S-ADENOSYLHOMOCYSTEINE RIBOSWITCH with a sequence from Ralstonia solanacearum: 50 nucleotides with solved positions. The depositors describe the entry as "Structure of the s-adenosylhomocysteine riboswitch at 3.0A". It is bound to s-adenosyl-l-homocysteine (SAH). Method: X-ray diffraction, resolution 2.79 angstroms. The entry became public in 2010. On the sample the depositors note: RNA was prepared by in vitro transcription with T7 RNA polymerase. Edwards et al. published it in Rna in 2010: "Structural basis for recognition of S-adenosylhomocysteine by riboswitches". The entry is indexed under RNA, riboswitch, S-adenosyl-homocysteine.

[PDB]
RNA sequence: GGACGAGGAGCGUUGCAAGCGAAAGCCCAGGCUAGUCCG
RNA sequence: AACGGCGCUCA
Ligand code: SAH
Numbered sequence: 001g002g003a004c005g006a007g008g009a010g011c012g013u014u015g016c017a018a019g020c021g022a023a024a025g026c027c028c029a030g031g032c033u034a035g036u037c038c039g
Numbered sequence: 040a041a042c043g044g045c046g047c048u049c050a
Base pairs, nucleotide, nucleotide: 004035006033007032008049009048010047011046012045016031019026020025030042
C1' cells in the first nucleotide's frame, strides 16, 4: 500500500481527494481509526 | 476505543 471484518441504521444537500469520460460533465463526506479466536 | 461537513429521522 491493497483485501476483508469492526466502529448501530436510513434520508436530503454541497462536492475536496481518488475513480470514470476527448470536453461539458459523471461519480463522490467510512477516503479516518482500530485487528487473530473464545467468554 | 476515539471519531467521521451541514440539515432531518430511527434504534
Ligand atoms: N475519513 C472519514 C471521512 C471521509 S470524507 C470517513 O471515512 O468517514 C471527509 C473528508 O474528505 C474530509 O476530510 C474532507 O476534507 C474530504 N471531503 C469529502 N467530501 C468533501 C466535499 N464535498 N467538500 C470538501 N471536502 C470533502